[PDB]
RNA sequence: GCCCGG
RNA sequence: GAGUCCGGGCACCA
Numbered sequence: 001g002c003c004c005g006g
Numbered sequence: 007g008a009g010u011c012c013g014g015g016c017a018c019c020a
Base pairs, nucleotide, nucleotide: 001016002015003014004013005012006011
C1' cells in the first nucleotide's frame, strides 16, 4: 500500500 | 454517503 471492526 | 480518531488483519519483508 489493500481488506475489516469500532 | 463523506470526514476525522482508534484497534485488527492481509500483502512488502530484497
Shown are 20 nucleotides from a PDB entry: RNA (E-site tRNA) from Saccharomyces cerevisiae. It comes from the structure "Structure of the yeast mitochondrial large ribosomal subunit". It was solved by electron microscopy to 3.2 angstrom. The sample was in a buffer at pH 7.5. Among the 39 different proteins in the entry, which are not shown, are mitochondrial ribosomal protein YNL122C and Mitochondrial homologous recombination protein 1. Lineage of the source: Eukaryota > Dikarya > Saccharomycotina > Saccharomycetales > Saccharomyces. The work is reported in "Structure of the yeast mitochondrial large ribosomal subunit" (Amunts et al., Science, 2014).